[PDB]
Context: bound to proteins that are not shown
RNA sequence: GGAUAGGAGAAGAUGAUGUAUAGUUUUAGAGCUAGAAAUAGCAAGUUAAAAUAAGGCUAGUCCGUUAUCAACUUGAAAAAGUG
DNA sequence: CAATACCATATTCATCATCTTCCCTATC
DNA sequence: TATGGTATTG
Numbered sequence: 001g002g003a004u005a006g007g008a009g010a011a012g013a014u015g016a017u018g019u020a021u022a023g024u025u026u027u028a029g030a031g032c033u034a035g036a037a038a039u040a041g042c043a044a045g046u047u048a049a050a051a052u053a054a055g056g057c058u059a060g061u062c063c064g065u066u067a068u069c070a071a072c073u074u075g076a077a078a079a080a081g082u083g
Numbered sequence: 084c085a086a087t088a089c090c091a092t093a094t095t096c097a098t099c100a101t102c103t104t105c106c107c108t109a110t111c
Numbered sequence: 112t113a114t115g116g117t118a119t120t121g
Base pairs, nucleotide, nucleotide: 002111003110004109005108006107007106009105010104011103012102013101014100015099016098017097018096020094021093022092023052024051025050026049027048028047031042032041033040034039055063056062057060071082072081073080074079084121085120086119087118088117089116090115091114
Other pairs, nucleotide, nucleotide, family: 019095cWH035038tHS053064tWS054064tHS057058cSS057059tHS058060cSS070083cWW075077tHS075078tHS084120cWW
């Protein structure tokens, strides 16, 4: 040098699980009055359902965005062989 | 077809585990 | 961020 165990505080790197709140989208929340109409005036607005990677089979209250990848031949693949 | 401008989901709590560096002690 | 998708405008 490298390695190991421990200590004080810090400063980073990474991996997993269980939750919450929004956002967005379509629909629902009787618009009204003049107007043929174009349009104008007014009223109104706060909420909800559902989806939130298309989806998959293994059907679980599971999985679906990381890692890995020239070409050709052999390979399920990983990978090996070719100059 | 090209030049051009706009756009891109966000924030939040809890429980762990692993690794690294800096400085000390003692070792292989 | 940045850079690939998209609509706009010619």
Entry title: SpCas9 bound to CD34 off-target9 DNA substrate. The RNA (CD34 sgRNA), together with DNA, has 121 modelled nucleotides. Ions in the entry include magnesium and potassium. Keywords: CRISPR, Cas9, off-target, ternary, deletion, HYDROLASE. The entry also contains CRISPR-associated endonuclease Cas9/Csn1, not shown here. Primary citation: Pacesa et al., Cell (2022), "Structural basis for Cas9 off-target activity". Method: X-ray crystallography, resolution 2.4 angstroms. The entry became public in 2022. Crystals were grown from: 0.1 M Tris-acetate pH 8.5, 0.3-0.5 M KSCN, 17-19% PEG3350.